An RNA, together with DNA: 24 nucleotides with solved positions.
The entry also contains ribonuclease H-related protein, not shown here.
It comes from the structure "Bacillus halodurans RNase H catalytic domain mutant D132N in complex with 12-mer RNA/DNA hybrid".
Primary citation: Nowotny et al., Cell(Cambridge,Mass.) (2005), "Crystal Structures of RNase H Bound to an RNA/DNA Hybrid: Substrate Specificity and Metal-Dependent Catalysis".
Method: X-ray crystallography, resolution 1.85 A. The entry became public in 2005.

[PDB]
Context: bound to proteins that are not shown
DNA sequence: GAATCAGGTGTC
C1' cells in the first nucleotide's frame, strides 16, 4: 500500500 | 441511519 474482518467510544 | 474519533487482526 490492497481486500476484508473487528474493537472501544463520541454524536447528529 | 448517518459522520467522526481511535486501536487492532486475517492474509493478498
Nucleotide at each position: 500500500g490492497a481486500c476484508a474482518c473487528c474493537u472501544g467510544a463520541u454524536u447528529c